[PDB]
Context: bound to proteins that are not shown
RNA sequence: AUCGAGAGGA
DNA sequence: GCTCAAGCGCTCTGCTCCTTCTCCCATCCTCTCGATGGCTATGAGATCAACTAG
DNA sequence: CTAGTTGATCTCATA
DNA sequence: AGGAGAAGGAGCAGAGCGCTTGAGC
Repeated sequence: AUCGAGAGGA
RNA backbone atom coordinates (compact mmCIF):
# COMPACT_ATOMS: atom_id res chain seq x y z
C1' A A 1 0.00 0.00 0.00
C1' U A 2 -4.93 -3.55 -0.85
C1' C A 3 -9.25 -5.93 1.28
C1' G A 4 -12.56 -6.60 5.24
C1' A A 5 -14.55 -5.43 9.99
C1' G A 6 -15.59 -2.43 14.10
C1' A A 7 -16.06 2.13 16.65
C1' G A 8 -17.41 6.85 15.88
C1' G A 9 -18.72 12.97 13.89
C1' A A 10 -21.97 16.28 11.30
C1' DG B 1 -82.36 -37.99 -49.89
C1' DC B 2 -79.68 -33.42 -51.20
C1' DT B 3 -78.57 -28.66 -47.85
C1' DC B 4 -78.55 -26.84 -43.83
C1' DA B 5 -77.30 -28.22 -39.46
C1' DA B 6 -75.22 -30.28 -35.61
C1' DG B 7 -71.39 -31.57 -33.85
C1' DC B 8 -66.25 -31.82 -33.29
C1' DG B 9 -61.67 -32.10 -32.58
C1' DC B 10 -57.86 -29.42 -33.42
C1' DT B 11 -55.62 -25.12 -33.10
C1' DC B 12 -55.05 -20.24 -31.68
C1' DT B 13 -54.83 -17.01 -28.66
C1' DG B 14 -55.44 -15.41 -24.12
C1' DC B 15 -56.08 -14.71 -19.35
C1' DT B 16 -54.87 -15.07 -14.98
C1' DC B 17 -51.78 -17.48 -11.52
C1' DC B 18 -47.82 -19.11 -9.92
C1' DT B 19 -43.04 -19.14 -9.98
C1' DT B 20 -38.45 -17.19 -10.67
C1' DC B 21 -34.88 -13.64 -11.21
C1' DT B 22 -32.13 -9.11 -11.13
C1' DC B 23 -31.57 -4.72 -8.60
C1' DC B 24 -31.98 -1.54 -4.93
C1' DC B 25 -31.52 0.55 -0.65
C1' DA B 26 -28.20 9.50 1.69
C1' DT B 27 -23.56 12.21 1.64
C1' DC B 28 -19.05 13.29 3.43
C1' DC B 29 -15.39 12.61 7.11
C1' DT B 30 -12.01 10.33 11.27
C1' DC B 31 -9.62 6.40 13.62
C1' DT B 32 -8.00 1.46 14.84
C1' DC B 33 -7.87 -3.87 14.39
C1' DG B 34 -6.82 -7.78 11.65
C1' DA B 35 -5.18 -10.53 7.32
C1' DT B 36 -2.05 -10.65 3.65
C1' DG B 37 1.89 -11.11 1.64
C1' DG B 38 6.36 -16.38 -1.39
C1' DC B 39 11.37 -16.54 -1.16
C1' DT B 40 12.33 -25.36 -4.85
C1' DA B 41 17.99 -25.55 -6.66
C1' DT B 42 21.77 -27.06 -10.23
C1' DG B 43 23.05 -29.09 -14.08
C1' DA B 44 22.57 -31.15 -18.50
C1' DG B 45 21.52 -30.80 -23.41
C1' DA B 46 20.56 -28.00 -27.62
C1' DT B 47 19.52 -24.11 -30.65
C1' DC B 48 20.65 -19.43 -32.41
C1' DA B 49 21.95 -14.87 -33.33
C1' DA B 50 25.68 -11.84 -32.89
C1' DC B 51 31.15 -10.70 -32.29
C1' DT B 52 35.83 -12.03 -33.58
C1' DA B 53 38.91 -13.48 -35.86
C1' DG B 54 39.89 -15.86 -40.44
C1' DC C 1 31.29 -16.77 -46.51
C1' DT C 2 33.29 -20.20 -41.86
C1' DA C 3 34.51 -21.73 -37.22
C1' DG C 4 34.75 -20.72 -32.41
C1' DT C 5 32.78 -18.23 -28.43
C1' DT C 6 29.14 -15.84 -25.36
C1' DG C 7 25.02 -15.05 -23.76
C1' DA C 8 19.87 -15.70 -24.04
C1' DT C 9 16.50 -18.97 -23.96
C1' DC C 10 14.27 -23.07 -23.56
C1' DT C 11 13.58 -27.92 -22.10
C1' DC C 12 13.93 -31.84 -19.11
C1' DA C 13 15.39 -33.85 -15.02
C1' DT C 14 14.50 -36.26 -8.78
C1' DA C 15 12.54 -35.85 -4.32
C1' DA D 1 -38.61 -10.52 11.11
C1' DG D 2 -37.32 -7.62 1.67
C1' DG D 3 -39.83 -5.60 -1.87
C1' DA D 4 -41.51 -3.92 -6.06
C1' DG D 5 -41.50 -5.15 -10.42
C1' DA D 6 -40.45 -7.57 -14.73
C1' DA D 7 -40.08 -11.90 -17.29
C1' DG D 8 -41.52 -17.19 -18.44
C1' DG D 9 -44.16 -20.75 -18.32
C1' DA D 10 -48.58 -23.70 -17.08
C1' DG D 11 -52.88 -24.82 -17.40
C1' DC D 12 -57.40 -24.27 -18.56
C1' DA D 13 -60.90 -21.90 -21.05
C1' DG D 14 -63.29 -20.67 -24.87
C1' DA D 15 -63.84 -19.12 -29.95
C1' DG D 16 -63.52 -20.42 -34.62
C1' DC D 17 -63.36 -23.35 -38.59
C1' DG D 18 -62.41 -26.86 -41.97
C1' DC D 19 -64.25 -31.24 -41.88
C1' DT D 20 -66.89 -35.22 -41.74
C1' DT D 21 -70.79 -36.78 -41.53
C1' DG D 22 -75.35 -36.89 -41.68
C1' DA D 23 -80.10 -37.16 -41.72
C1' DG D 24 -84.75 -34.34 -41.90
C1' DC D 25 -88.17 -32.05 -46.06

Solved structure of RNA with a sequence from Homo sapiens, together with DNA, 104 nucleotides shown.
The entry is indexed under Transcription-coupled DNA repair, TRANSCRIPTION.
Ramadhin et al. published it in Mol.Cell in 2024: "STK19 drives transcription-coupled repair by stimulating repair complex stability, RNA Pol II ubiquitylation, and TFIIH recruitment".
The entry has 19 different proteins, among them DNA-directed RNA polymerase II subunit E, DNA damage-binding protein 1 and Transcription elongation factor 1 homolog.
Released in 2024, the model rests on cryo-electron microscopy data to a resolution of 3.4 angstrom.
Lineage of the source: Eukaryota > Opisthokonta > Eumetazoa > Hominidae > Homo.
The sample was in a buffer at pH 7.5.
The depositors describe the entry as "Structure of Pol II-TC-NER-STK19 complex".